[PDB]
Context: one part of a larger RNA, bound to proteins that are not shown
RNA sequence: GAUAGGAGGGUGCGGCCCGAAAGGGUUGACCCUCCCCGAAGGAAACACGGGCGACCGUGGAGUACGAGGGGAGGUGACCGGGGUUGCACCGUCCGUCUUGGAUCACGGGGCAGGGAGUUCACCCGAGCGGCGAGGUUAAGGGGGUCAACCCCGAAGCCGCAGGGAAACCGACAGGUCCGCAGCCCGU
RNA sequence: AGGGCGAGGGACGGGGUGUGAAAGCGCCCGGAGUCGCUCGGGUGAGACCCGAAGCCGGUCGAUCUAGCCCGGGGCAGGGUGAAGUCCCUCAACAGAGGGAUGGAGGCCCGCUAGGGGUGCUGGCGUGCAAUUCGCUCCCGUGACCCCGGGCUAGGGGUGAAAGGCCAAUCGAGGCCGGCGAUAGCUGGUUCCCGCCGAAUUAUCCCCCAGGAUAGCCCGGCCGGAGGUAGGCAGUGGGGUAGAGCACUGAUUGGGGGUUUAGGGGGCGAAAGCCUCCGGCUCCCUGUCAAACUCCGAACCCACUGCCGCCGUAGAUGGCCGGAGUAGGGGGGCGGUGUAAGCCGUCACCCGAGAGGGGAACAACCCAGACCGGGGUUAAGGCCCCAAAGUGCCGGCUAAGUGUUACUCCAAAGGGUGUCCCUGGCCUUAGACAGCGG
RNA sequence: CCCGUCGAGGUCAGGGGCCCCGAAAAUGGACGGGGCUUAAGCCGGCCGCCGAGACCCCGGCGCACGGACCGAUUGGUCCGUGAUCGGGUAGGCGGGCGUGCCGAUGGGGCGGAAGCCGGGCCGUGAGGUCCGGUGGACCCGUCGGUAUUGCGGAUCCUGCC
Repeated sequence: GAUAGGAGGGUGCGGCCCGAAAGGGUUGACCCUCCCCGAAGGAAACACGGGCGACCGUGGAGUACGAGGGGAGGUGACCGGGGUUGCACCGUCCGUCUUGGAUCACGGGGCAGGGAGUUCACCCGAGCGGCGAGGUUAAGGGGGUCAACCCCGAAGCCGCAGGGAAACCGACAGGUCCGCAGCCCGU
Repeated sequence: AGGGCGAGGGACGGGGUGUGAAAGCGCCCGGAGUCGCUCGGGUGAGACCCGAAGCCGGUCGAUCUAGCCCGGGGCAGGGUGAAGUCCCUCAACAGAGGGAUGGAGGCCCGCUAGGGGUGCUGGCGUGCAAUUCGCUCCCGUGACCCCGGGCUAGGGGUGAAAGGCCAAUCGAGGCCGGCGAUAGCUGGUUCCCGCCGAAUUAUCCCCCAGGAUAGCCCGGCCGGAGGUAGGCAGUGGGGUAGAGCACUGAUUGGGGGUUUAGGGGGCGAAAGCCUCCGGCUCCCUGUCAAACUCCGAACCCACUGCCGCCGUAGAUGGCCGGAGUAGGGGGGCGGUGUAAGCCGUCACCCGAGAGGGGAACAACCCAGACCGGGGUUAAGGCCCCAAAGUGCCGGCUAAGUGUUACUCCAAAGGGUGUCCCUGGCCUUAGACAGCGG
Repeated sequence: CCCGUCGAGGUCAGGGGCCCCGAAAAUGGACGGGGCUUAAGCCGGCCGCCGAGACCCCGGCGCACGGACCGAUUGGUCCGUGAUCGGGUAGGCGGGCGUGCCGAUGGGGCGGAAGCCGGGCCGUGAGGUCCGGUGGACCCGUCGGUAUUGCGGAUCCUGCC
C1' cells in the first nucleotide's frame, strides 16, 4: 500500500526501520543560556513638516539586525551514514544523420563474456642524444661463459660547388652600412 | 639623459654560370652536416571494422523436370452405326418402294481404373502440407497413362515457344577457388579532468551525396617597435534616396504662325493662286522614367595628424607543422513572385549557449555559466490559481467589447450610440406643435 | 407671410476618441484558467512592493603571465597581478586513472594469497584502500621498458534466462 497523473529522477525537509568493525565521539555527541568582533547590506515605533492623495522629507540611526569569526557557563549520548515512504517545487528517455529530435524519423526484451588506426617500404617535420668538415656501417669474419657480449669489416650512401638539355665552364671564409641581446663609458 | 663596440639577424657591394652584340635578368657563392631513438603526418599495399549485386577459372549433377532410343504393364459398362456384303415385292418404256447383315471413328455418356486443374476469388493460411483439403468441373482406344535399362551439361542442353524447364536454386545452374574483389553510398568506432576553439564561400574538376587550391582554428619557433575593431579635424573619391525636365525618350488640352510633304475635297474651265481638315515653330496648361540627369544628401572608402585602446611579461609581421569546414537556419535589407516561397546581401543570434520571462515556443525580451553562502536590481509583474496593491488622481466604454509587444488578432462602406473641438446663422420672441389664413 | 399662447435659447456644417452594424463550420472548450463592469478593461500620469546564476560582498578550487628558492630527466614549494582569466560541437594541445608481460629494487602470504558478497574512509573524477563474511594457493608497491591494453549501441557475435 484500493479518491488517484507522469521518461520513473533532482533540491529541501519530515515519518518508520538498520546501525559490531572499518567514520567522529565521555580528553565530551546533541541541545540550552549569556558575552566580544563583524563584510556587502540595513529597518521600525515615535516627534516635527510637504502632498487632494497612494506616499515622502528631517531626527531616531549607520542604531536594532546581519554571512562568518571567537570565547564562558550548564544537561549528559548520540551524530554522521544507509533502505523505504509523505509534502512542496522543478524535470517530455538513450544513441544517430540532420538547419531542425519527446516525435506519428531510424537503432533500442534482460545478463555475462568477445569486439574496431595494425605492420612494412619510401617521403616531410619535431623532442632528445652522439660525432663533427666529416658522419655511419651492410653482408660477412674472429674471439667468448656461445641467439645476449667484445673486436674487426667504409663496399656503399649523404654532405663539403654550383650553373647548364648537352658539349662544357667553374665562385666573398669578409670590403661598407643599419642594428636586437650583451659588454664598456657616463645619469 | 646620453654616447660607443656590436656575434647572430637585415641591407648594400662583389663574384661563378645559362641566356643574350651587349646591358640586364634567373639560379648559386662569406663552411654544418650525418648517424640514431621516439612521436605527428603523407603515398602504396586488405591498410580502422562489417555490407553488394555481379565478372573469371576448374570441377558436380537428367532419382525433380524437358526431350529422344531399347524392352515392358494398363484402360468397368453403355450408345451411334462409315465403307464392304446383300435380300424381298410389284414390275417393266421407264422405275417405285421395303428389309437385313457388318462394326469404322485423333465420335459420344461415364468420380471403372488413371490423368488434369474451371469456378466457389470456399476451408487452411506460426497449415495435415515451403502449394494440401472439400464441393463443383474436364479428358478418358489415344498427338493416351505409367514402369525398368540408356543418351543430351551451363553461354551449354531441352523446348507443340510461356524466357518455360535442367534435384525447394535459372533473362545464364550448383560447389570450391580468384576473394579479406570494389563503392565518392549506409551502419559502428571502448577511461577522467584541464587550455583554446570554427565552417557550409570564392576559382577548378564528365564536376553538383565527391575532391583540390585559398579563406576561417590549434601547437611551436624567429624577430625586435610598432599597430589600429572606435572617435575628432582635414586632403580627395562617389551619383544612391529625394528632386527635376537642362540632354534621350515618353505624355492632356488651349492660343499665336509657316502653311506645307500630303487623301477628301469645295467658287476648284482641273497639282493652281482661298480656305479646309493635317505636320512642323514659340506662349500658356497638365503629367513621367530600373536601363534619363542642369542638381543632389544621409552614408561609405583611402590617406595625414591627434584622442582612445593594445604592445619589450614581445606589436606589425615571417617560418615550420596538425586539422576540421564545400546541405546552413532565425531576424533586418534588396531583386522576383497572387502569395507562400526562390535567389542574394548584413554578420546580431541558433547551430556550438546554460539560467530568468513571454501559457507551453531553437534563434522575441533580460542576460553569457568553476564551488559553497549573504544581499541589491533587470525583463516583467502585484484579485485567486501565484511572490508582491482588491494602489492613487482625472477621464472613457456597456459591447464580457476587451482582459494579445512580436512569434500567433478581418475590410470597403455606414451609425440624432455616447464623450469632445472648431466655424457660420437666427434669439426675447427664436427652432417644433398649436388658437386663428 | 401675419399675429394672442407653449416664451428660452436653438439650428446647420465640418472634424477627433471609445463602441456598434457589416461578421457563417464542421468531437465538447478556451483572455493560460477562474472570473471581472466608478473593473481585475481602455486613455493621460503617478506612488510603493515582488522578482535571475546579471551586479556588490565573504570564503574556497583552478588557469595564464612574471618572480624567488630547490630537485639523480619532461619538473616541485611559495609570492605578486588578473574590471580588462573560468559556456562550448567539428577540431587542435597538456596532465592523470586503470589492465596483461620483461629487466631491477622493496615486500606480503595456510596465524590464510587471488577472486566473490555487503559495508566505512579518502579522492573533482578516472579510482584507491580498509572492515566483516565466503574461499583455499599465490600476490603487490616503486623505477624503467613492452602490448591482441579500457564498450551501451554496429537490424554486432557466442551462451544463458